[PDB]
Context: one part of a larger RNA, bound to proteins that are not shown
Molecule: LSUa_rRNA_chain_1, nucleotides 2 to 460; SR2_chain_4, nucleotides 1 to 184; 5.8S_rRNA_chain_7, nucleotides 1 to 170
Organism: Leishmania major strain Friedlin
C1' cells in the first nucleotide's frame, strides 16, 4: 500500500406500517346559542363540532397513599359521604368534591435500572434429535459503548454432592372422561249427534241430576195479497261420552283445539384444535423444589434539565396558587427527600420513598358490530325507525347533502267469470264459480265531505 | 168523477191498496197610463231713439223683427273626412321564357273612387197651463180713526206641479178585440 | 214555469274506521364474539333454460365441494334416480372458486392505457425434415 | 404437412414508499479516527 474502526449509502433476503370501524374508552383541540331577566368575569362547558389511537372493554393499578385513630393498607366500581353550617363564585347567577363506614371484585401480584458478587454463562443464524424444542453441536454474525445469572424486608447466601421428589406452562410423542357444538328423540277424540227452526234449552247456591221436563222459528226475504221459485261454506262452536298430563306452552290448521299438526321430557348419537378433569393419564427429552452435611462474610446502592422555584397561560371546590404547559432558573441525598388543604423562618411528630415497566376481576358500551336467546301494563300503517313494501330506494341539488309515497288485507280454495250476444276496442247485456261478486282483482270492512238519480215536501 | 204516472234496497209473473199530478186555457193585435224619468238655456243686432231724464256732459227699457252661443234629439240632400267595393287606373323590385294574365313584398306604393258610416267641418227640429214664494195691492176689523191681515180676496219668480216628451200593468188593466178549444 | 232549496230511498266519488301485524321501539341475558397488503370496508361490472328490480353468487358466477337431512323445486320448462351413499331438496360447515376496483402499492388514468425484469402460451413469414 | 420460429399478440409472477431485522458474512463512500506504504 493494504487493512481496521466510526459514520453514512446501494442491493438481495425475511417481515411490519398504510384503510375501514369508532357506541363505549384513551390523548389533544375546542365553540356559541343559552343562564345571569342587560352584560364583559362567570354559566352552558374542561361539553358540541375538529384531529389522532386502541380493546372486548379501555383506562387505572402494587403507595414519595390515607389519616391523626384502639389506626387503615394496589386499582376500579356501588351505596353513602353530600347539593354539603367543606369550599369556589360580578360570594351574583350558580358551582362543588375527598378521607372514613356498609359493600362488589380479588389465589394479586410482578419486571427492569441501580447496588454487591459473577462476566457471553446471552441473542440471532445454520444443523441434528419425530422438534423454526426454553435441547445438543457449530457460528464471528450481533454483543463487553454490557446480553444474561444470583441476592435486596413476603429477605436472611451460593455451590456443589448423593438420595427424595415435582413440572401437561419445555419440546416431541398418544391415551382417556367431560363440557361445548350439531343431529335425533315422548302422551291423549278428528269420539257420537247434520244442519233455516233441538249440533237447542229449563229444573233459580249445593244436591237431587248417571234424573225429569220440551219447541211462541207451522221462521225470514221490504206497501199488502196470491202463484211458482231461491237461500244456508269449513265445526277450533254446542250437547253428550271419554281420554293424556313430570307434557295446560302462548305456533299452525277453512270459526274459540291439552287429545288434527308442530311443540313441550328424560335420553340417544357424532365430534379438527382449543377449553375443563389427583396442576386428567403414560413415554422420551428438557427443566426444577425441599431436606443432607461441608461451603467466605459484610458492605454498598436504589431512576436529574428530574423534582422544586420565578413569570405567563390554562385547569380545578382547592382558596398567599389543585393539576398541567411554555420559557427562565435548576436541587438534595453525612441536619436525605415528598406528603400532612393560610404564606414565612424555625423545632418536633406522622405516613410514604417520585422522576422505568407489566398486570385478571368488580365498571362503560349515551346513534357500533358477530353468533344466539329472553322479553314488554310500549306503537299498531298520518303510529312505531326515514324505511312492516325491489327504503337510504324513487326523486331533487354543480356539490356538500336532501329524501319520500306505498300493508297486493280477493277468497277456505283461483274455483281469477268458460260460453252466447252487441261493440273496432274498451267494455255492456246474459250466463257461470263461490256461503258471499255490492268478495272481480293491487278486490276485507267502506265513514265523513261532495255529487248523480227517483220519489216527495214545499217555497 | 176522469186521465196519466209512482210505490225504485234480498227473485219472477200476476191481483189489490195507497200516494202524486193534469182536467182550460192557448195564440195574435189594438190600446189604457198608475208610477218613474224629465230640458231647454243665454247673448247680440234692428227698432224704440239720440227718445224718456238731464244745465250740459251724457243717455235707457218693454210689444215687435232678425240672428247667434251653450246644450239636447235626430239626419246624410249637399260639402268635408274615411276604402279590404284592394272598384278602375298608374308605378317599383322580384317572379311564372317574352307579350297577355297575373302573382310576391302580412293592403308594395301613388291618384281618383261608389255604397256605408260619419263633422256645429254639413243639415233639421227643440211647445202649454196652473200652484205658490218674495213683494205690491183690494176690502176690512181688532182699536168709532188708521192699517195688504186678523176672517176674506186680486195680481204674482228662470223655483214647484201638471200637460207635451221617454220607459211603461209586480200598477198584476172586470180595457177593447181576431181565431180555435173548454163550459154549455 | 225554469233555475234553486229541503227530506228520504238507491247509486257515484273519496279511502277514514274496525279487525288483522313475518315491522318498529324499549329493556335484559349468553360467548374459545371484533376486519385489512394472505388486498378489508366501500364502489363498479357481470352470472338463471326463461330473469327489469331485489336477493344470492363471481367466468366453477341464483353456485362447486363436504356433513347432516330424507322426496323435492315449482309461474312455465327441463331432469339419469324414484333413492343405503354413488345426482332430490333444504340446513350447516371444515375443502375450493372468487371479474374491474378501492389503504391500492411497477407508472398513469373522464385512457378498461403504458412499462422494466423473469417464466410461459399461440405462432399460415422465414428456415429444417 | 413434422419440428423450430423473427416482428406482432396473449398470460402468470416480481417491481410504491417508509421502517425493522438480516447478508455462508454482499458491494461501496468520507481532507471522520487510525494503521500500514
Ligand atoms: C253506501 O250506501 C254508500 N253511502 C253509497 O255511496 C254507495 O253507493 C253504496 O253503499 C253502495 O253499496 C244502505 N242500506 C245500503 C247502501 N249500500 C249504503 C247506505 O249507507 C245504507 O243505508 C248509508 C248512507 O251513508 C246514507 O247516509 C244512509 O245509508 C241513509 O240512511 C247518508 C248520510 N248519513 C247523510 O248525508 C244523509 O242523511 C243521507 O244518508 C240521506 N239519506
Nucleotide at each position: 500500500c493494504a487493512g481496521a474502526c466510526c459514520u453514512g449509502a446501494g442491493u438481495g433476503u425475511g417481515g411490519c406500517a398504510g384503510g375501514a370501524c369508532u357506541a363505549c374508552c384513551c390523548g389533544c383541540c375546542g365553540a356559541a346559542c343559552u343562564u345571569a331577566a342587560g352584560c364583559a368575569u362567570a354559566u352552558u362547558a374542561c361539553u358540541c363540532a375538529g384531529c389522532g389511537g386502541a380493546g372486548g372493554a379501555a383506562a387505572a393499578g402494587a403507595a414519595a397513599a390515607c389519616a391523626a385513630c384502639c389506626g387503615u393498607g394496589a386499582u376500579u366500581c356501588u351505596c353513602u359521604c353530600a347539593g354539603u353550617g367543606a369550599g369556589c363564585g360580578g360570594c351574583g347567577a350558580g358551582c362543588g368534591a375527598a378521607g372514613a363506614g356498609g359493600g362488589a371484585a380479588c389465589g394479586a401480584a410482578c419486571u427492569c435500572g441501580u447496588u454487591g458478587c459473577c462476566g457471553a454463562a446471552u441473542c440471532g443464524g445454520g444443523u441434528c434429535u419425530u422438534a423454526c424444542a426454553a435441547g445438543g453441536c457449530c457460528u464471528u454474525g450481533a454483543g463487553u459503548u454490557g446480553u444474561g445469572g444470583c441476592a435486596c424486608a413476603a429477605a436472611u447466601a451460593u455451590c456443589a454432592u448423593u438420595g427424595u421428589g415435582u413440572g401437561g406452562u419445555u419440546g416431541g410423542u398418544g391415551c382417556a372422561g367431560g363440557a361445548g357444538u350439531g343431529g335425533c328423540g315422548a302422551a291423549a277424540u278428528u269420539c257420537a249427534a247434520g244442519c233455516g227452526a233441538a249440533a237447542a234449552g229449563c229444573a233459580a247456591a249445593c244436591c237431587c241430576g248417571u234424573u225429569g221436563c220440551u219447541g211462541a222459528a207451522u221462521a225470514c226475504a221490504a206497501c199488502c195479497c196470491u202463484u211458482c221459485a231461491u237461500g244456508u261454506g269449513a265445526g277450533u262452536a254446542u250437547u253428550g261420552a271419554g281420554c293424556c298430563a313430570a307434557a295446560g306452552a302462548a305456533g299452525g290448521u277453512g270459526u274459540u283445539a291439552g287429545c288434527c299438526c308442530a311443540u313441550u321430557g328424560a335420553g340417544c348419537c357424532a365430534u379438527a384444535a382449543a377449553c375443563c378433569u389427583g396442576a386428567g393419564c403414560g413415554c422420551c427429552u428438557c427443566a426444577u423444589g425441599a431436606a443432607c452435611u461441608g461451603u467466605a462474610u459484610u458492605a454498598a446502592g436504589c431512576g436529574a434539565g428530574u423534582a422544586g422555584c420565578a413569570c405567563u397561560g390554562u385547569u380545578u371546590g382547592g382558596g398567599a396558587a389543585u393539576g398541567c404547559a411554555g420559557u427562565g432558573u435548576c436541587a438534595a441525598g453525612u441536619u436525605g427527600g415528598c406528603a400532612g388543604g393560610u404564606a414565612u423562618u424555625u423545632g418536633u411528630c406522622u405516613g410514604c420513598c417520585a422522576a422505568a415497566g407489566u398486570u385478571a376481576a368488580a365498571u362503560a358500551c349515551a346513534g357500533a358490530g358477530u353468533a344466539g336467546g329472553a322479553a314488554g301494563a310500549c306503537c299498531g300503517a298520518u303510529a312505531g325507525c326515514g324505511a312492516a313494501c325491489a327504503a337510504g330506494u324513487a326523486g331533487c341539488g354543480u356539490g356538500a347533502g336532501c329524501g319520500a309515497a306505498a300493508g297486493u288485507u280477493u277468497g277456505a280454495a283461483a274455483a281469477g267469470c268458460a260460453c252466447u250476444u252487441u261493440g273496432g276496442a274498451a267494455a255492456g247485456a246474459g250466463a257461470g264459480u263461490g256461503a258471499a261478486a255490492u268478495a272481480g282483482a293491487a278486490c276485507c270492512u267502506g265513514a265523513a265531505g261532495u255529487c248523480g238519480u227517483g220519489a216527495c215536501a214545499a217555497a | 168523477g176522469u186521465g196519466g204516472g209512482a210505490u225504485u234496497g234480498u227473485g219472477a209473473a200476476g191481483g189489490g191498496a195507497u200516494c202524486u199530478c193534469g182536467c182550460a186555457g192557448g195564440u195574435a193585435u189594438c190600446g189604457u197610463g198608475a208610477g218613474g224619468g224629465a230640458a231647454g238655456u243665454a247673448u247680440g243686432g234692428g227698432g224704440u231713439a239720440g227718445u224718456a231724464c238731464g244745465a250740459g256732459a251724457g243717455g235707457a227699457a218693454c210689444u215687435c223683427c232678425c240672428a247667434u252661443g251653450c246644450c239636447g234629439u235626430g239626419c246624410c240632400u249637399c260639402u268635408a273626412g274615411u276604402u279590404u267595393c284592394u272598384g278602375g287606373g298608374g308605378u317599383u323590385u322580384g317572379u311564372c321564357g317574352a307579350a297577355c294574365g297575373g302573382c310576391a313584398a302580412g293592403u308594395g306604393c301613388c291618384c281618383c273612387g261608389a255604397a256605408g258610416c260619419c263633422a256645429u267641418c254639413g243639415c233639421a227640429c227643440g211647445g202649454u197651463g196652473g200652484u205658490u214664494c218674495u213683494c205690491g195691492g183690494c176690502u176690512g176689523a181688532a182699536c168709532g180713526c188708521c192699517u195688504c191681515u186678523a176672517a176674506g180676496c186680486c195680481a204674482g219668480a228662470a223655483g214647484c206641479c201638471a200637460a207635451u216628451c221617454c220607459c211603461a200593468a209586480g200598477a198584476c188593466c172586470a180595457g177593447a178585440u181576431g181565431c180555435c178549444c173548454a163550459c154549455u | 214555469a225554469a233555475c234553486g232549496u229541503g227530506u228520504c230511498g238507491c247509486g257515484a266519488u273519496g279511502g277514514a274506521u274496525g279487525a288483522c301485524u313475518u315491522g318498529g321501539c324499549u329493556u335484559c341475558c349468553u360467548a374459545u364474539u371484533u376486519c385489512g397488503u394472505u388486498g378489508a370496508a366501500g364502489a363498479a361490472c357481470g352470472c338463471a333454460g326463461u330473469a327489469a328490480a331485489g336477493u344470492g353468487c363471481g367466468a366453477u358466477a341464483a353456485g362447486u365441494g363436504g356433513u347432516a337431512u330424507c322426496a323435492a323445486u315449482u309461474g312455465c320448462a327441463g331432469a339419469a334416480u324414484c333413492a343405503u351413499u354413488c345426482a332430490a331438496u333444504u340446513a350447516c360447515c371444515g375443502a375450493a372458486u372468487c371479474u374491474u376496483u378501492g389503504a391500492a402499492c411497477g407508472c398513469a388514468a373522464a385512457c378498461g392505457g403504458c412499462g422494466c425484469a423473469u417464466g410461459g402460451g399461440a405462432g399460415a413469414a422465414g428456415c429444417u425434415c | 404437412g413434422u419440428g423450430u420460429c423473427a416482428u406482432c399478440c396473449c398470460c402468470g409472477u416480481g417491481c410504491a414508499u417508509g421502517c425493522c431485522a438480516u447478508a455462508u458474512u454482499c458491494u461501496c463512500a468520507g481532507u471522520g479516527u487510525c494503521g500500514a506504504a